[PDB]
Context: one part of a larger RNA, bound to proteins that are not shown
RNA sequence: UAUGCCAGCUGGUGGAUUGCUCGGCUCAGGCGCUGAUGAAGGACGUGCCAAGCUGCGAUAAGCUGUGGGGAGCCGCACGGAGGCGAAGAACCACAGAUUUCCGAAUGAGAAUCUCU
RNA sequence: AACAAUUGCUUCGCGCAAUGAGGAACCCCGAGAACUGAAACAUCUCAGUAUCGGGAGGAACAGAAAACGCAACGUGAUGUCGUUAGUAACCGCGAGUGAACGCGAUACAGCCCAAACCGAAGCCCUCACGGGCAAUGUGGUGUCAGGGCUACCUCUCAUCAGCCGACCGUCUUCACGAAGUCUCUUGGAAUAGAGCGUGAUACAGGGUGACAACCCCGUACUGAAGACCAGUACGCUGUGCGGUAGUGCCAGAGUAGCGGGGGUUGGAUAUCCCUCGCGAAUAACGCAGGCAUCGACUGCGAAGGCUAAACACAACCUGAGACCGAUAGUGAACAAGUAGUGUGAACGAACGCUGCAAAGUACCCUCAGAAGGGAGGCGAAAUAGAGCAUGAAAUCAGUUGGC
Numbered sequence: 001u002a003u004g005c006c007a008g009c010u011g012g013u014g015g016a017u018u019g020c021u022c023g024g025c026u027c028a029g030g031c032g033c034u035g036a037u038g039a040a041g042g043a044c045g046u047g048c049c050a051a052g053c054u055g056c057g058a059u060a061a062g063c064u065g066u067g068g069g070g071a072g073c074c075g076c077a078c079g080g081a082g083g084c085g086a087a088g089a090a091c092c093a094c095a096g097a098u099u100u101c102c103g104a105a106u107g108a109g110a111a112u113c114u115c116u
Numbered sequence: 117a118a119c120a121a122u123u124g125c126u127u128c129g130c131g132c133a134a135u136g137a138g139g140a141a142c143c144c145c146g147a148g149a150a151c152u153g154a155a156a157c158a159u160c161u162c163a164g165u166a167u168c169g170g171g172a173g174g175a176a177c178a179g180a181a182a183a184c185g186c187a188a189c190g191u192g193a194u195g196u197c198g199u200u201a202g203u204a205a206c207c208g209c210g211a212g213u214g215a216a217c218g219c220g221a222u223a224c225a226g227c228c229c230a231a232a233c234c235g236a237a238g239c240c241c242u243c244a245c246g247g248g249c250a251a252u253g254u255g256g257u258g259u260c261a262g263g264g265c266u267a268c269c270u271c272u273c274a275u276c277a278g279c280c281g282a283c284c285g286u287c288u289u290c291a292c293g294a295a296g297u298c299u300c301u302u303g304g305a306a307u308a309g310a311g312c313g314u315g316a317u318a319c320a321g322g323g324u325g326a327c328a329a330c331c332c333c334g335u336a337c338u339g340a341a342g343a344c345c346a347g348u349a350c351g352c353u354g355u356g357c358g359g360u361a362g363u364g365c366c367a368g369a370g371u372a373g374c375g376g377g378g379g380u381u382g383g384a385u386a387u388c389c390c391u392c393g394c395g396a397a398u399a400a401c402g403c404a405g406g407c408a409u410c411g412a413c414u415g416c417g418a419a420g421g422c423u424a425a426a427c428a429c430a431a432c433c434u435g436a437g438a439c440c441g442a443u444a445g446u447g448a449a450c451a452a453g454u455a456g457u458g459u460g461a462a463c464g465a466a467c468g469c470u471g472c473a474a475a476g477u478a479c480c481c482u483c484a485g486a487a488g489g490g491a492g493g494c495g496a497a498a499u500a501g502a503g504c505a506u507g508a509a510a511u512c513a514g515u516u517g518g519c
Base pairs, nucleotide, nucleotide: 004519005518006517007516008515009514010513011512012511018505019469020468023440024439025437026436027435028434029433030432032429033138034137041102042101043100044057045056046055048080049079052076053075063096064095065094066093067092068091072084073083074082107115108114109113116118121135122134123133124132125131142173143171144170145169146168147167153160157208183191184190195222196221197220198219199218205213206212226422227421228420229368233256234255237254238249239248240247241246262366263365264363265362266361267360268359269358276354277353278352279351285344286343287342288341289340290339291338296312297328298311299310300309301308313330314329315319321333322332323331373394374393375392376391377390378389379388401417402416403415404414405413456463457462476504480490481489482488
C1' cells in the first nucleotide's frame, strides 16, 4: 500500500421524527318505521369525449311547479370541443313527473333471461 | 293473460281487502349449549348466557287486585330509577346463587264486555236501487262506588261516544347583524414588532400568503320557518252521577283444587310453568294472608277484554370532547368491504402533505428518443419538480482523518 477496520463529510436509499387533519372513537340532545301504489338490496344501463365514484332510469349526473337564491353554471375532476343562463340558469326547500331487469317477487319457468 | 300461495268479505267474479319482505340495535313469544368455575368432578356454575325458530312497534311488554300483609283505625293499576340488600331464600349447606313487601322518586288514568232484564229496536256494502249479516241474538241495559228487577227520593256534569283544537317548550334550518384592512421596520407574503385608532348584549370557532373581536364567514341581540310535543291539554255537544227498601234474578270449568312425572326459580313444605290422570262451589259461594286441616279475623273476586304518560335502542339529524392523530384511531382519512384469496360459508390489505400563486419548466444542445442528460426559465425556496413539507436509523456510492 491492495482486500479492509473505526469515525466523519457530500450525495443517495429509506420514511422515522416534528408540524398539519377531509377520518376515526366516545358521550349527549332530538327524531324513528319501510313494502304488492312492488320495498330494502342487486343487475344493467345513462355523459360530446367517460374507466372509477356519485347521481339518475330509455324523459337516465336528469324533466315540471312554488318558494328561496343569484351572475354565474355544465358533480367528484383544474381537459379539449362546445353549450346553458336577465325568457333569471347554477344552487337549496317543499311538492310532482319519469322510474329498465332481477329482487317478498305474486301467470309459468330461468345464475338478472324467457314463455303464453 | 295472471293478487302465485293462504285467508276474510262477497254482487261467489280476484269484485273489495289482508298476509309475505326489509330495518342499527332495542322489544315480545318459543328452542337452548359448551369451554369455564367448583383449583378433579356428576348436582351446582358458566347461563336461560352464545346460538337457533317465530313476531310487533317507534318504542315494545305490563296494567286497574280472587293485590299487599311495615297485621293495620294501614296501602291502593303498571313500568322504570334510587334504596330495601348481598338482607330473606337456595346450595356435594361446598364453590357459589339471590328476591320481595316497603320506602324516596319519575309519570300518573281509568275503563269495556259475558250474563241477569229487554228482544230486531241492530250492523256492513251501495250515490241510489238493491244486496249481505243477524233469534246459534245484531242492538239496549250492565260491569264491586256489584248489577238487574219491583217501589220509591233526588239528581246529572261521573263515565262513555263525538266535535273543535292549541300556547309554551324542544330539536333543526333560515334572516338580520357592530368595529382598521391606517403609519414605519422585517418579509416572497403582515395576521409579526413598534406606533396610532375602533366595536363589543358580538374577546365562540373557521377562512385569509405568519400570531386577526374590527379583512371574509360567522359570534351576541332580535326575528322567521319546519318538525316533534299532539289530534294531546283547555273548551263543546250528547249521555246521565247517586241514594233507600225489597228481591237466594245474574256474575267467565276440565277452571279452583288433588295426585304421578319433569323443567324453572331465591322460593325454601312456602316460585312460576309443562305434561298425564283426577276434580268443586255458586256470593247464603269462592280465593288469598309463605306447611296441612277446622274455626275466627283481615283482604280480595280467578277461570273475558282494552288502556295514555314516565323507561330500552341508535338507524337518522345535530351538538360535544383532559379521547387518537396516518404502523395511531374503524378493517376502511386514499379505489374500502376497494385490490386480492377461497368451490363456498367466509376472509381481506396497503397507499394522507408541490407551491403564495401552476408561475407544473419556453428556447437551445445531446440522444434511437414525448426518455434521460447538459444549459436555461419560474419561485423566498426546486436539496419545493410531481408518492414533490420535514427527511432519523439500518445501509449504499464517492471522499477526509486515524490504523
Primary citation: Blaha et al., J.Mol.Biol. (2008), "Mutations outside the anisomycin-binding site can make ribosomes drug-resistant". This is an experimental structure of RNA (23S ribosomal RNA, nucleotides 10 to 530) from Haloarcula marismortui, with 519 nucleotides shown. Among the 29 different proteins in the entry, which are not shown, are 50S ribosomal protein L30P, 50S ribosomal protein L4P and 50S ribosomal protein L31e. It comes from the structure "Structure of Anisomycin resistant 50S Ribosomal Subunit: 23S rRNA mutation C2487U". It holds a match to the Rfam family "Archaeal large subunit ribosomal RNA". For this family Rfam cites "Crystal structure of the ribosome at 5.5 A resolution" (Yusupov et al., Science, 2001). The family is grouped with related families in Rfam's "LSU clan". Rfam 15.1 lists 2,955 matches to the family in 1,139 species. The structure was determined by X-ray diffraction at 2.7 angstrom resolution and released in 2008.